Released in 2000, the model rests on X-ray diffraction data to a resolution of 2.4 A. Shown are 20 nucleotides from a PDB entry: RNA. Crystallisation conditions: 25% PEG 5000, 150 mM ammonium sulfate, 100 mM MES, pH 6.5, VAPOR DIFFUSION, temperature 293.0K. The entry also contains RNA-BINDING PROTEIN NOVA-2, not shown here.
[PDB]
Context: bound to proteins that are not shown
RNA sequence: GAGGACCUAGAUCACCCCUC
Numbered sequence: 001g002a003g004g005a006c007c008u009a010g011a012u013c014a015c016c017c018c019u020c
Base pairs, nucleotide, nucleotide: 001020002019003018004017
Other pairs, nucleotide, nucleotide, family: 013014cHS
C1' cells in the first nucleotide's frame, strides 16, 4: 500500500489489529 476485521437508520472511519 492492498485485502480483512471491527461498527453501519442517515452524516465520510483513518490509526491500531490480522493477511500478503
Sample source: Product of SELEX protein binding study. The work is reported in "Sequence-specific RNA binding by a Nova KH domain: implications for paraneoplastic disease and the fragile X syndrome" (Lewis et al., Cell(Cambridge,Mass.), 2000).